Annotation
The PDB entry is titled "Cryo-EM structure of the plant 60S subunit". This is an experimental structure of RNA (25S rRNA, nucleotides 1454 to 2385) from Nicotiana tabacum, with 797 nucleotides shown. The entry also models magnesium, potassium and zinc ions. The entry has 43 different proteins, among them eL31 (60S ribosomal protein L31), eL37 (60S ribosomal protein L37) and eL28 (60S ribosomal protein L28). Method: cryo-electron microscopy, resolution 2.14 angstrom. The entry became public in 2023. It holds a match to the Rfam family "Eukaryotic large subunit ribosomal RNA". Clan: LSU clan.

Context: one part of a larger RNA, bound to proteins that are not shown
RNA sequence: GGUAGUAGCAAAUAUUCAAAUGAGAACUUUGAAGGCCGAAGAGGGGAAAGGUUCCAUGUGAACGGCACUUGCACAUGGGUUAGUCGAUCCUAAGGGUCGGGGGAACCCCGACAGAUAGCGCGUUUCGCGCGUACUCCGAAAGGGAAUCGGGUUAAAAUUCCUGAACCGGGACGUGGCGGUUGACGGCAACGUUAGGAAGUCCGGAGACGUCGGCGGGGGCCUCGGGAAGAGUUAUCUUUUCUGUUUAACAGCCUGCCCACCCUGGAAACGACUCAGUCGGAGGUAGGGUCCAGCGGCUGGAAGAGCACCGCACGUCGCGUGGUGUCCGGUGCGCCCCCGGCGGCCCUUGAAAAUCCGGAGGACCGAGUGCCGUCCACGCCCGGUCGUACUCAUAACCGCAUCAGGUCUCCAAGGUGAACAGCCUCUGGUCGAUGGAACAAUGUAGGCAAGGGAAGUCGGCAAAAUGGAUCCGUAACUUCGGGAAAAGGAUUGGCUCUGAGGGCUGG
RNA sequence: GAACAGCCAACUCAGAACUGGUACGGACAAGGGGAAUCCGACUGUUUAAUUAAAACAAAGCAUUGCGAUGGUCCCUGCGGAUGUUUACGCAAUGUGAUUUCUGCCCAGUGCUCUGAAUGUCAAAGUGAAGAAAUUCAACCAAGCGCGGGUAAACGGCGGGAGUAACUAUGACUCUCUUAAGGUAGCCAAAUGCCUCGUCAUCUAAUUAGUGACGCGCAUGAAUGGAUUAACGAGAUUCCCACUGUCCCUGUCUACUAUCCAGCGAAACCACAGCCAAGGGAACGGGCUUGG
Repeated sequence: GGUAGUAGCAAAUAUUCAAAUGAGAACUUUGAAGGCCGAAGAGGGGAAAGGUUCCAUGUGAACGGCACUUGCACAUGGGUUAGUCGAUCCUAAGGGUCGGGGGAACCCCGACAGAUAGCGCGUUUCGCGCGUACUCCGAAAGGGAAUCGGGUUAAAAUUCCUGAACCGGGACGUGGCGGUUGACGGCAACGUUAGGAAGUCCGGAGACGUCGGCGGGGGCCUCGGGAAGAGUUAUCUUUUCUGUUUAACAGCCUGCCCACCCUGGAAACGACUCAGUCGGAGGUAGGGUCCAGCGGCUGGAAGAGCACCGCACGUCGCGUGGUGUCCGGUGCGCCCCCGGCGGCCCUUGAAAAUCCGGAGGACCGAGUGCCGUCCACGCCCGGUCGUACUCAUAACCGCAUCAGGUCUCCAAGGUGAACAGCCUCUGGUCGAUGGAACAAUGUAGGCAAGGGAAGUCGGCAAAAUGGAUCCGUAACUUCGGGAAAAGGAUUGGCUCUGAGGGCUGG
Repeated sequence: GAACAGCCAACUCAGAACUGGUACGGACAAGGGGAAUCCGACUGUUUAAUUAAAACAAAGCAUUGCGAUGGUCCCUGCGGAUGUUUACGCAAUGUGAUUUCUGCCCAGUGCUCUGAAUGUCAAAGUGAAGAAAUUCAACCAAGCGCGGGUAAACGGCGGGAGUAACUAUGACUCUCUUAAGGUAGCCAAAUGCCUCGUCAUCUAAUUAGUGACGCGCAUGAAUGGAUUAACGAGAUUCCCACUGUCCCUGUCUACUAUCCAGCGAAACCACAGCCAAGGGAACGGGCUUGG
């Protein structure tokens, strides 16, 4: 080259109307309509992986399997702000090593053949006392010092702005506290902002499986009333919809379920949970202590945010003002956290850093000043690196913008047992090249008179059955089952009836 | 006698009328059922991309080694795993729940032993001879041989002769190879050639299924035999229900195919492409003769 302008462009329900721009519009943008994803999403974020794909402007050619005015393409610029989010610190399985032992040697074992690193007290920087051979790597899901609202960009924020907090470290000053040298109170559980102390020693937290019931808290869902705005209004509708907010942090109060303390001494045993369980090893009862809180009030803080109603510039005042943000109910409801029981194991479900507490008391001071002080306030500082974006039916891998593959957080209403299926709200989206026709043959999905497996290797495929309530259920059996055996009846709508509760008041 | 009076509260349950073209779990959602045979107890696992199973595992059962100066195993060496261990443990095997049973054989091959013994047995060492090289002798480890034990080790389980008063068989006796001679069970089996075996049953008709029989080519006891409730996307037979599987096809919906705008490959290709016969490498598109 022929094949050949041929095979093909067909999964994920779907588009339509008007306008704007443009040479050019089925494919760009605006508005309207009609649909889909339907909270275990086609929504909103992260981990890995990618590396600028992120944002603005512009666009010849190529590419975006039709097209493009367009863009995850191309070109020019911009963008990633931390004492508090991470790495950084700790150690896990393990890794890498000194010495020693092997080895021709590259190298092998790995604290096992060994004068360990060093650590505290006082100081003429020297002395004293302790000192078991790795003070290394190894977790952006294990452990772990500390930040919250509100606002802000074209593109960053718990990092920027404002306000308000917290942690670690350092140094002093003022005030306070103790000297009965080292506080006070309570019978006690224990309480109070302070309230000695060195070698040495001890305890706790960190710190832990899984399943079931119950209870508490926060968020969500849900019902009613008040007010504000909106939707419907041929008819009805005091009705339908939206929003009616309160962060870290500080103080006070409260005090779940447990645990603990004081009085007292119990059978006619009592108390008590859904289930348990408890009591002379001291119940019931009365009175108290402590523990959790994502509980209450106040400060933060209404000055903020949100909703509504106004005046003004009307080209650039991120302008200016007012009203409200209120009062209750309900629950085998859903997500998260917590408490306390119970079941299971020939399974018992990490370590370390770090922090707190305790036993002991060597040693230590004064009389108008000394010695201490984990108390309050005041002062100063806080390094390095990551931070854009996607996280996927085109930003990772699969030679691609491939119906495949790739860890995890959030999760509304209705029906319904139900994160089943089906419909809807927030959010997203109509992206799968379009137009005409409706031949054969196909792919996917149905129906079919009479017969009912005669089809076929074979009932393959399809059909039939199916939820819930009531009745009823054989052989066999390892007595646990078989069992939803088998076999029967019912199920809508409307109007009623009955039963099943809480709080307050002698 | 609060056994009362007020204020609130939730969706569950059970009944009774009335009522509709008997519709009513109105979509959605959502077991077909029964009578048997085979295998595997069950749950679990497996050939990523043709096999999910009866295969593997499993609890249960049984066997073997080992008391640390050890068993099993890794390592060139040094040293290591089991071992943070210690027989209710570690290591190496077989069978495969429960129930019931697990027969005979130690000759063979293995494994094993505080057994006899020197039949054989290396190097080193010892003795003789020789000039020495060297050659001869005795002594001489383990192992082998001999002997013993072991089958829930690998494995095997046949044949012959005689014998009961119809026949037949053989309770019984004796024998050979090679130790024994298939016991309890089970079967034309997922195991039987003949074979579509024989009988009964199931059907109108059955090389299928089930039950039964058994010199069983070639069944058989942890190379486990027999059974077994419950279970299984396991293999099989039958019955009810059900149906477009079929009689026998028809019809409907969407997407394709189709036609158009745009876009746009690949496989393959000696040359090519109508047949009959003939011959020919014994089946031609080509050659010969015809159509």